[PDB]
About this RNA
An RNA structure (CRICKET PARALYSIS VIRUS IRES RNA) with a sequence from Cricket paralysis virus, in which 201 nucleotides are resolved. Rfam match: Cripavirus internal ribosome entry site (IRES). About the family: This family represents a Cripavirus internal ribosome entry site (IRES) which is required for the production of capsid proteins through IRES-mediated translation. On this family, see Pisareva et al., Elife 2018: "Dual tRNA mimicry in the Cricket Paralysis Virus IRES uncovers an unexpected similarity with the Hepatitis C Virus IRES". The entry is indexed under RIBOSOME-RNA COMPLEX, CRPV IRES, RIBOSOME, TERMINATION, RELEASE FACTORS. Protein in the same entry: EUKARYOTIC PEPTIDE CHAIN RELEASE FACTOR SUBUNIT 1. Primary citation: Muhs et al., Mol.Cell (2015), "Cryo-Em of Ribosomal 80S Complexes with Termination Factors Reveals the Translocated Cricket Paralysis Virus Ires". The PDB entry is titled "Cryo-EM structures of ribosomal 80S complexes with termination factors and cricket paralysis virus IRES reveal the IRES in the translocated state". Method: cryo-electron microscopy, resolution 9 A. The entry became public in 2015. The sample was in a buffer at pH 7.5.
């Protein structure tokens, strides 16, 4: 894996739906600048077993012969764009990277090919298009980096005196201002003052 057939009423072992059992990278890129509490929230498939219903099939459910063997095996979750030709995502659908499992359907041939399940003819839909990786936000280092109570002792200034600028500093933090100077006002108590008639052995 195709075929005698009592049968169990002749049947069929359910692609469906329902309750149980397990499969469907991690990291990176972004995200808090990092550590990292809130990787908050919300909440996702299918595939084989069982019972119900019933889309299935008359629920349980039974024989003979055939076939090494009809295994297969690739692939498919193809998207999406363009009049058309054709073009053309490792799947995002925060942002991004990476699986992709079922149905069923096409390559079991034909045209290139030596062949072929490769390329065409590649093929139809297709359930999930799902894992990771990221915390639009709170605390810690403080990313903006400030922001302070000052003492200062300084710098500058003609000097003084505030202010600014440095300085030694009580303390405080906080979610990327992407920051800027024209600075002044203050003191000078009396300061020093004359021009007359040789045309000289």
């Nucleotide at each position: 894996a195709a075929a005698a057939a009592u049968g169990u009423g002749a049947u069929c072992u359910u692609g469906c739906u329902u309750g149980u059992a397990a499969a469907u990278a991690c990291a990176a890129u972004u995200u808090u600048g990092a550590g990292a509490g809130g990787u908050u929230a919300a909440u996702a498939a299918a595939u084989u077993a069982c019972a119900a219903g019933u889309a299935g099939u008359g629920c349980u459910a039974u024989u003979u012969u055939u076939g090494u063997a009809u295994u297969u095996a690739g692939g498919u979750u193809a998207g999406c764009u363009a009049u058309u030709u054709a073009g053309c995502u490792u799947u995002a659908c925060g942002u991004u990277c990476c699986a992709g499992g079922a149905u069923g359907c096409c390559u079991a041939g034909u045209g290139g090919c030596a062949g072929c399940c490769c390329c065409a003819c590649a093929a139809u839909a297709u359930c999930c298009a799902g894992g990771a990786a990221g915390c639009c936000c709170u605390c810690u280092c403080u990313g903006c980096g400030g922001u302070u109570a000052u003492u200062c002792a300084g710098a500058u200034u003609a000097g003084g005196u505030a202010g600014u600028c440095g300085a030694a500093a009580a303390a405080c933090c906080u979610a990327a201002g992407a920051a800027a100077u024209u600075u002044a006002c203050c003191u000078u108590a009396a300061g020093g003052c004359u021009u007359c008639c040789u045309c000289g052995a």